[PDB]
The RNA (23s ribosomal RNA, nucleotides 525 to 1256) from Acinetobacter baumannii AB0057 has 658 modelled nucleotides.
Context: one part of a larger RNA, bound to proteins that are not shown
RNA sequence: ACAAGCAGUGGGAGCACCUUCGUGGUGUGACUGCGUACCUUUUGUAUAAUGGGUCAGCGACUUAUAUUCAGUAGCGAGGUUAACCGUAUAGGGGAGCCGUAGAGAAAUCGAGUCUUAAUAGGGCGUUUAGUUGCUGGGUAUAGACCCGAAACCAGGCGAUCUAUCCAUGAGCAGGUUGAAGGUUGGGUAACACUAACUGGAGGACCGAACCCACUGUCGUUGAAAAGCCAGGGGAUGACUUGUGGAUAGGGGUGAAAGGCUAAUCAAGCCUGGUGAUAGCUGGUUCUCCCCGAAAGCUAUUUAGGUAGCGCCUCGGACGAAUACCAUAGGGGGUAGAGCACUGUUUCGGC
RNA sequence: ACCGAUGCAAACUCCGAAUACCUAUGAGUACUAUCCGGGAGACAGACUGCGGGUGCUAACGUCCGUAGUCAAGAGGAAAACAAUCCAGACCGCCAGCUAAGGCCCCAAAAUCAUAGUUAAGUGGGAAACGAUGUGGGAAGGCAUAGACAGCUA
RNA sequence: UAGUCGAGUCGGCCUGCGCGGAAGAUGUAACGGGGCUAAAACUAUGUGCCGAAGCUGCGGAUGUAUACUUUGUAUACGUGGUAGGGGAGCGUUCUGUAAGCCGAUGAAGGUGUGUUGAGAAGCAUGCUGGAGGUAUCAGAAGUGCGAAUGCUGAC
Numbered sequence: 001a002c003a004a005g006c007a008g009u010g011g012g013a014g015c016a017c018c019u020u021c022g023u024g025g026u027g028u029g030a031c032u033g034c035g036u037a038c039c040u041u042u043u044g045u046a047u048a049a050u051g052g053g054u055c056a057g058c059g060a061c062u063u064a065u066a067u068u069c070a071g072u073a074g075c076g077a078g079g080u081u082a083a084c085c086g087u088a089u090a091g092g093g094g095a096g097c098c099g100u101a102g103a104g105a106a107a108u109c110g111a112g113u114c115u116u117a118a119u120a121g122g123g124c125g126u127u128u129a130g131u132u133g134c135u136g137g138g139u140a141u142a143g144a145c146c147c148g149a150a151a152c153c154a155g156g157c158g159a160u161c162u163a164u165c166c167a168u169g170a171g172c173a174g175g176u177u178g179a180a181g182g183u184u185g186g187g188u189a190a191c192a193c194u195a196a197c198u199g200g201a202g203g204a205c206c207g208a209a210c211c212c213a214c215u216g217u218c219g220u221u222g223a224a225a226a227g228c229c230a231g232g233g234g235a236u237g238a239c240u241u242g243u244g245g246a247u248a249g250g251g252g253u254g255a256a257a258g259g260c261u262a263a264u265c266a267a268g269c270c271u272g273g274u275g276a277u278a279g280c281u282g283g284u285u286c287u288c289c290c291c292g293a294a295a296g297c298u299a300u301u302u303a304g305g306u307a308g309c310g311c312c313u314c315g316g317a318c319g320a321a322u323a324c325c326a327u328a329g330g331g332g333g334u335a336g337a338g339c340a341c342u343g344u345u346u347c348g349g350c
Numbered sequence: 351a352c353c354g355a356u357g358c359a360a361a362c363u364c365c366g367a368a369u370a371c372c373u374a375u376g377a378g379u380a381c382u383a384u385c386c387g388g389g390a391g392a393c394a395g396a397c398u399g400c401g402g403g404u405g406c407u408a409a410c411g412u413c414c415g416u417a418g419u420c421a422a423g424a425g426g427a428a429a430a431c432a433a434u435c436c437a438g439a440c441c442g443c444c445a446g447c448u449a450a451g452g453c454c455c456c457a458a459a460a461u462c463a464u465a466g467u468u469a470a471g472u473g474g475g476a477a478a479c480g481a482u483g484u485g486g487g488a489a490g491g492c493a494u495a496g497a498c499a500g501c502u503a
Numbered sequence: 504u505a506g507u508c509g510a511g512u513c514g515g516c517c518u519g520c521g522c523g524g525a526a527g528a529u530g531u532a533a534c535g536g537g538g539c540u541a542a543a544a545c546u547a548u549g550u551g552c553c554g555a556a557g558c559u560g561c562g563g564a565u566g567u568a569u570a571c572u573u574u575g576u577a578u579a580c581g582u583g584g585u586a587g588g589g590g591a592g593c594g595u596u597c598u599g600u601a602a603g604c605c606g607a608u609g610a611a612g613g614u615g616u617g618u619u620g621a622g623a624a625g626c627a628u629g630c631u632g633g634a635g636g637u638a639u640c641a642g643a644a645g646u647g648c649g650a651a652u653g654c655u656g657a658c
Stems, first nucleotide, its partner, number of pairs: 008034004014028005038051001040049001053658006063142013078098003084092002102109002112124004145283002148280001152273006163247009172237001174206003177202001181198006210234003214231003218227001249265001251261003286592006296309005311391001312389006321382001322380003325376006336365001337363002342359003346355004395420010425436003440563004445559003451553003454537003460550001462549006473539001479523002483520005490513003502505002564582008593647001595644005603637003612631008
């Protein structure tokens, strides 16, 4: 064990144990309203778009220097030392740096200066608190938030697989066919011509070993990272094979397929440059409070990047300078309409 | 070609609004405008209404202007339904009033009241066109010296 | 046209609601369903009621401003939020404070229970465990993991 779905949540009966006896505690949860996980990326995801089998541990905005701004502390028209010396966080060390004046390309002047023929005009100025520490936000140089290329370069290691070559060895059951050449005989005026017998050639024939790999079924988390089985091709040759050697990476070798060079090849493998670079994809870990966008314009070997402006936030200055609405002033050429221009249209008249 | 009647136009105009925009003064309401600095993000948008180009007055199509919503926004309504309607969630309550939308049952609230229409389950998909379906209204023709139909020559 | 027959008849216009035109593939499937005909449909009018996280009531928290001429008390107005900006905190390891304080009459760690705050979290205690732990206030960071076809082990 008659009942349909992110499995909970708000209610809620019954049962068991406990009990301070209840308007109590613990466990379970018939029945019932509502209710399609999380992350990422997006205009927009329950999406049948991505990621995660689960747990535990590890895993991503750092460090140094320079610079700017804010907070805070010392001193203050001044502030401060660096290297270095120093029984050494002290005390010395004033070289240097920042501030105190600007204008001009500059010479030069200087609260002015430049431009100019100009004393005109005009542009920059006269703006009057800094500086050295400590903490924090941003930027720059560095791998600079973390993980990820296909690549490029340098030096080494590989021909025990495979490609070609070199030296020295080895192997090919059995059976066919019958080239050249030779001998004898016939024939001829001689030559020719011709028959038989011998003879044993061939990238010759049939077919085991051996070497291959044309067809099919099976096998495909296989007996096997390329095979088994049934058929198939060559099988004395441009043949097959053992041992030991040679050729090394923009190189080798190739009866040539970009093939092979240790299950890796349109540039082998290993270690270094190296944490290569990636305007691309992914990820980015505790809590609470306040405010709160954009997906536009302009430019761009730019279009899924970036920069200035527009839009957000925080600090300071300053308050009515602002907005809504009501009055008052103002320009327009759209809606509608029209035929006065420009075109277009119909029917009459001259 | 002129004359008279008659139409049309984004690139025609003798005319010509509403809105919108600029300026000044003013009441009330509101932490409003402006200036100087530190930090950004963003530069793929979507739908709906209105005015348009493009397309076939096609598209959940495409390109602009303008406003709302989503984006980045929960709740209630629309069966379910980002972009529609009502409405902007600090937390708690087994209190009350309402908006959109509803009140027979699923499922909260009227089997409420009054007066009509429909007979098609129309309501609860659609055109040109067709038809003695049924309500309402205005006008017209013929008619108790008798109209319509049928019937009698 | 004559004739019986004994009241209305004929044809159009405007307008409300209906009818036909109307054929599709998985299963009624074009009110959400049941069902609905003096409606539970349509039109018009009127009384009520339901209905949201809107408004009101009661309790609590927080931000800003205005006054109290210290305050932490009143009033008014606010508190949905992605990318972002600003503010305030909780925990972890280490240094000083610390030759201090807690600890075999039981530390850290593990496992339950109770309790406190707005939260990260804090406090107390039963069991296990068997030697360390560390207030306060300052100071420094290898300081917080669920995701990256993340890494290692176990299952």

Rfam match: Bacterial large subunit ribosomal RNA. A reference for the family is Yusupov et al. (2001), "Crystal structure of the ribosome at 5.5 A resolution", Science. The entry has 48 different proteins, among them 50S ribosomal protein L2, 50S ribosomal protein L3 and 50S ribosomal protein L25. The sample was in a buffer at pH 7.4. It was solved by electron microscopy to 2.21 angstroms.